[PDB]
Keywords: starvation sensing, RelA/SpoT homologue, Mycobacterium, 70S initiation complex, TRANSLATION. This is an experimental structure of RNA (23S rRNA (3119-MER), nucleotides 1377 to 2241) from Mycolicibacterium smegmatis MC2 155, with 865 nucleotides shown. Among the 53 different proteins in the entry, which are not shown, are 30S ribosomal protein S15, 50S ribosomal protein eL31 and 30S ribosomal protein S19.
Context: one part of a larger RNA, bound to proteins that are not shown
RNA sequence: AUGAGUAGCGAUUAGGCAAGUGAGAACCUUGCCCGCCGAAAGACCAAGGGUUCCUGGGCCAGGCCAGUCCGCCCAGGGUGAGUCGGGACCUAAGGCGAGGCCGACAGGCGUAGUCGAUGGACAACGGGUUGAUAUUCCCGUACCCGUGUAUGUGCGUCCAUGAUGAAUCAGCGGUACUAACCAUCCAAAACCACCGUGACCGCACCUUUCGGGGUGUGGCGUUGGUGGGGCUGCAUGGGACCUUCGUUGGUAGUAGUCAAGCGAUGGGGUGACGCAGGAAGGUAGCCGUACCGGUCAGUGGUAAUACCGGGGUAAGCCUGUAGGGAGUCAGAUAGGUAAAUCCGUCUGGCAUAUAUCCUGAGAGGUGAUGCAUAGCCGAGUGAGGCGAAUUCGGUGAUCCUAUGCUGCCGAGAAAAGCCUCUAGCGAGGACAUACACGGCCCGUACCCCAAACCAACACAGGUGGUCAGGUAGAGAAUACUAAGGCGUACGAGUGAACUAUGGUUAAGGAACUCGGCAAAAUGCCCCCGUAACUUCGGGAGAAGGGGGACCCACAUGGCGUGUAAGCCUUUACGGCCCAAGCGUGAGUGGGUGGCACAAACCAGUGAGAAGCGACUGUUUACUAAAAACACAGGUCCGUGCGAAGUCGCAAGACGAUGUAUACGGACUGACGCCUGCCCGGUGCUGGAAGGUUAAGAGGACCCGUUAACUCCCUUUGGGGGUGAAGCGGAGAAUUUAAGCCCCAGUAAACGGCGGUGGUAACUAUAACCAUCCUAAGGUAGCGAAAUUCCUUGUCGGGUAAGUUCCGACCUGCACGAAUGGCGUAACGACUUCUCAACUGUCUCAACCAUAGACUCGGCGAAAUU
Numbered sequence: 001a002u003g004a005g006u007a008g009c010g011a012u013u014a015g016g017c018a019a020g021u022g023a024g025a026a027c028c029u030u031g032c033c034c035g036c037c038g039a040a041a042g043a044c045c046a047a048g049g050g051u052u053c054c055u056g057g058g059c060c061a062g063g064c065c066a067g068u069c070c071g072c073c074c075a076g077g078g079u080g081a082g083u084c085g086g087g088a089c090c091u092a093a094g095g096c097g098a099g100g101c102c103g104a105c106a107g108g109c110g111u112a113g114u115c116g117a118u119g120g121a122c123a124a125c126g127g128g129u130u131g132a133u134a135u136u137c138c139c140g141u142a143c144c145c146g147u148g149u150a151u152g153u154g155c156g157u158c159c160a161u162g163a164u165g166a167a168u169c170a171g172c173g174g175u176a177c178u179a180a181c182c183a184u185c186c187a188a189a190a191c192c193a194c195c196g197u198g199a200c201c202g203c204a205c206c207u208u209u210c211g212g213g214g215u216g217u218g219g220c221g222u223u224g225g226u227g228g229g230g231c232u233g234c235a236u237g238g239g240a241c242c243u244u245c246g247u248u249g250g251u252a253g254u255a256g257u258c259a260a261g262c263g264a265u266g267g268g269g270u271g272a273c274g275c276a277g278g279a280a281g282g283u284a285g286c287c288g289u290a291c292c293g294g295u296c297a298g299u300g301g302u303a304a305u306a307c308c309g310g311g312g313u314a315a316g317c318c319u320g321u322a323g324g325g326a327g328u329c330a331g332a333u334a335g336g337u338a339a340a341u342c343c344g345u346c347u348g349g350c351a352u353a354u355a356u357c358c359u360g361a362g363a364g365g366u367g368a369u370g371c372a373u374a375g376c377c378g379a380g381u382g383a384g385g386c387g388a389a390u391u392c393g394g395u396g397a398u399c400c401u402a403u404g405c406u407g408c409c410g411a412g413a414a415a416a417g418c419c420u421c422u423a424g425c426g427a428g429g430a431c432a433u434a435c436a437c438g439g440c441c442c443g444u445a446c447c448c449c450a451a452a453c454c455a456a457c458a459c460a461g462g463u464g465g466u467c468a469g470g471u472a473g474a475g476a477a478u479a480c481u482a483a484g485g486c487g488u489a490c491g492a493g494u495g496a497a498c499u500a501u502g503g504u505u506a507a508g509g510a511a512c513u514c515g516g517c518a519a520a521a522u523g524c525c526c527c528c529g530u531a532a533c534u535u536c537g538g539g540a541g542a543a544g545g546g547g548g549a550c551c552c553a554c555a556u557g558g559c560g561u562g563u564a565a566g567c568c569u570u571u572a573c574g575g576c577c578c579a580a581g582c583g584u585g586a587g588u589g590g591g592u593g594g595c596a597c598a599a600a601c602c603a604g605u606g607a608g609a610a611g612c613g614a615c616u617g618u619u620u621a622c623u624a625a626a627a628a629c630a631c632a633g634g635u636c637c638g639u640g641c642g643a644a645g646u647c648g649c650a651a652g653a654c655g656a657u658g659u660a661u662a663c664g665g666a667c668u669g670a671c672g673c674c675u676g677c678c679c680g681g682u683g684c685u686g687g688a689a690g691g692u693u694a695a696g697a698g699g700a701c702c703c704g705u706u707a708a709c710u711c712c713c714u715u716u717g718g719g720g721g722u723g724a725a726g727c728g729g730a731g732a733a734u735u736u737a738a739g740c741c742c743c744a745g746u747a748a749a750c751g752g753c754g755g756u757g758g759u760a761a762c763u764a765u766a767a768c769c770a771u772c773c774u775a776a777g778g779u780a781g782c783g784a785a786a787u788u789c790c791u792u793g794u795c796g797g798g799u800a801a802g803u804u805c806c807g808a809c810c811u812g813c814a815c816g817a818a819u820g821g822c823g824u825a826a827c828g829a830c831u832u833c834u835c836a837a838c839u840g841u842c843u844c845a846a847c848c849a850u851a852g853a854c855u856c857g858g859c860g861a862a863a864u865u
Base pairs, nucleotide, nucleotide: 001865008859009858015033016032017031018030019029020028034487035486036485037484042467043466044465045464048447049446052445053077054076055075056074057073058072062070063069082143083142084443085442086441087440089120090119092118094115095114096113100109101108102107124141125140126139127138128137144439145438146437147436148435149434150433151432152431153430155428161259162258163257164256169250170248171247172246173245174244181238182237183236184235186233191228192227193226194225195224196222200219201218202217203216204215205214206213261425262424266421267420268419269418270417274408275407276406277405280401281400282399285395286394287393288392291310292309293308294307295306312371313370316366317365318364323359324358325357326356327350328349329348330347331346332345333344335343336342362573375386376385377384409412453462454461469481470480471479472478490857491856492855493854498852499851500850501849502848503847504846505845507843508842511841516838524548525547526546527545528544533538535670549592550591551590552589553588554587558584559583560582561581566576567575568574569572593597605836606835607834608833609832610831611830612828613827617629618628633668634667635666636665637664638663639662645654646653647652671823672822673821674820676753677752678751681750682749683746684745685744686743687742690741691740692739696735697734702729703728704727705726708722709721710720711719712718713717754772755771756770757769758768781815782812793809794808795807796806797805
C1' cells in the first nucleotide's frame, strides 16, 4: 500500500444556556442551571514516582477529535522542624560476621559483635499567612535535652561531730593429741570329748581255687568338721589429759570504717506484651434549644408566632473524680559470677482499713482582656476594617479510661530506656531561681484506589493505612443528601435490522432444555407454630401462617435521662430522690385512606430422596473447586537422644531449647458396627548350623634368566641337556566378613483370596456329596453399584408416557473389609432424581428505553493480501 477514510475514539454520572477570551471554542475561563459520588468518584498519609507543584509564556509534537486548555513544551520560582516521620537511642526475624571451626581450592557455617522496623523509648499544641511551604514560617502558650554566668537555700569533706564495732592474754565449756578408762562384737592361739581316719599298728568275720580285697572298733595325723570354756589380740561406740575451738577480763568506743554527691558497661525490678467478651463511666461527633443576627425568596396563605445562619476555641499548667491496681514494718539470709541496705526467700509484729499510695478517662478552672466566627461597612483585582450571642438539654461512638476487668487455652518478643542496688569515683557537690545561649543530619513541593504508583496507553484491572456528617435504616448495607469534589477529554443526530444491557406482558406455566441454564419467585420486624431423623448440639429461619401505613385516645401515661426543688452526708468533682424539659418505644381501643402499608431501595426460595465426601477449610494464578487434598481420629513402622529423619562434602543446623503420653514416616480418614483367610511370591525384622563368596594373608608347584655342571659337533669355539642362589612373572592349596542361598516371624507390609460334576417324592434349584488344584480359595456386609459388557437386566414405585431416579432380586463380565467395608445426623456454589411456588425457558413471540450498529463532522488502525 490492501482492508479503509473502515472499525474504534476506553464504562456503568449528563450535560445545557449566557457572557468572555481568542485567528479559531461542544470541550478553555466566569456565572447560572441540571446531574453524579458522598465508607466516596471526599479529605490525609505511607510505598512508589520525581518537579508532575506555583507563576508567567507557548501551542506543528502529545491528549484517541479540536484546543485559546493541560499532569505536554520553555523559563523562573517553590519543599524552612529541638517536639512530625526517620538517623544520632533500642533491639526481633534475618543478614554481615573479628577471631574461629569445617572444607581439595572456590567456599559453607557461625561466636563475640554490628546492623536490621514492620515494633519499644523519646518533647507541641491552636490560630494565621503565601501563588506555591507549613505541628516546620508568624502570633500566642507550652514542653524536652544540654551549656554558661549570677544569686540563694544548702549538705559535705580537711577541723570538729558522732554511729560505732574490733586482733592479744588468762579464767571457764567442748575438740579428747592419745597415756590410756568402760561397754559391745570377734576369735590369733588355746584345754577337753566326739565323726570316721594319709597310711600303719591289734582283735574279729566274709569273698574269684589262693592271690591283688571288704566290715565294727582301740592308738597314731585331726587330712577337716563338731559342742563348753579362762586368756589374750582386732574393730565399733560412751567419756576424756595435753593439744585445740568457743564465752568473759581490758589495755584498745585506738589502730580502723561510715556519714556530701555521682554511681555503674555489673546484680535485680520494670520495660514485657495473647485471643475473645461485654458491662459501666466518659468524650468527640450529631440533633435540638436559650440567646444573637438576619430574610420576605413577586404563588393561595405566611411579619415573626414562620424561615435561614451562628449558637466556637487546642496542647500545656492546675485539680486528681469515675474506674483499676497495690499490704506494711523489723529481723535473718547469701541464692542473684564480687558486694549489696536492692531483688528473692524465710521468720515474726502490725493491718484488713469509703485507710494510705499509685494510676487515670473525663468534668471544672486556666490557657483565652487572646484567637476564630455568623454577619455588617464600603472595596471590589481582592486590599482590608468592625464584629453579636455562645446557655441549656438529648442522643451517643467502632474513640478514651483500657498494656484495664472478666473468661479461655492455643498459654501470648527482645533490648534499650526508667527505677533500685551496691562495687567504684569522690572534694566538692545537690537543689531552686533569674538571665543568656546551643539544639545536629535526611525527608517535607506535588499525585497517592490514581491521568503523576504497578499495569507498554491519560488502560473499566490492582495498591496498605487514617478521618467516617445527616435523614430513613440493625448497619461502614442500600436510597437520597451535606461539606467537598466531579460531569474523566471525541461529539451531534437518528423510532432500521441485529447485538448487548435493563423493563413489561395476555392465557398457559418447565410443555423449553443435556439440565429449570438464565430469569422470575422468596426476601424485613414482631407474634403463633414447626416433621422425619438425630451424634440430643441440631434439623430449624424447617415448613406453614397472622399483623405491619396514618390520625386520635389510653398518655400531663410507662421507660430512659436528669434539671429545679427536696432529703442525707464523711462537705465534696459527694450521694439518693426528682416536678419540669428532652428523647423514646411497645401494646390496646376507635377511626381514616389507598389496588397496595416490610409500599421505593435493601432483603432466605422451600420440601422429599439417593450417591460421594464426615464436617469448617485447600486446590489446577490463565478452561477442571470436585467425589480430589487436608482434617481431627485410627493402626503400623522407625527413633534411647548432638536420637531417628532431613539440608549439607564436612563442620553445623532443623528435629528440639523437645526425650517414647515425644519426634518422624507410611496408609487410613469424624462417628457407629466391624476390619475375616493366606507368610507360598516380593519386602521388612530376627537368626547363622551349613553351602557359596571379595580384597587381604598365604605362597606350594610351574615358568623365564643363569653361576656352574656337562654332552657332542668340530672348530680355532659352538650348539644340545641339566641346573643352585638371587631377581622376576604366573600365581594353586588353605584361612577369611557381610551379602545371597538358608531357618523363623510379620499382611491396618506390597500383595493374593478356585474349578469341574452330580444330588432332594412334579419341575426347578441344590442344604449335601465326589474329585482336582491352592499359600489360602472372598468371611461379615454390600450388590446392574461413581463398579454390570450382555443391559433400557427383571420386578415394583413414581410418570399419561421415565435408557435417568428410588426400592428390591442376584445370573458380582470385573464389590469387599484401613489401596478400609457397610451405614451415618449435620454440612456441601458437588452429582442425580422428584415436587410446590415462580416465571418469556417455552407454546410464541410483541413492545419501550439505553449503549453500539446507521447518518454528519473530526482523528484514524487491524489481521489479511
Taxonomically the source falls in Mycolicibacterium smegmatis (Bacteria, Actinomycetota, Actinomycetes, Mycobacteriales). It holds a match to the Rfam family "Bacterial large subunit ribosomal RNA". Gene Ontology terms of the family: structural constituent of ribosome and ribosome. It was solved by electron microscopy to 2.76 A.